[PDB]
The RNA has 16 modelled nucleotides.

């Protein structure tokens, strides 16, 4: 950095 | 974008 669970 | 896990 790519995916992604969650928040805000 | 941030905060927090995970996976390549």
């Nucleotide at each position: 950095c790519g995916c992604c669970a969650g928040c805000g």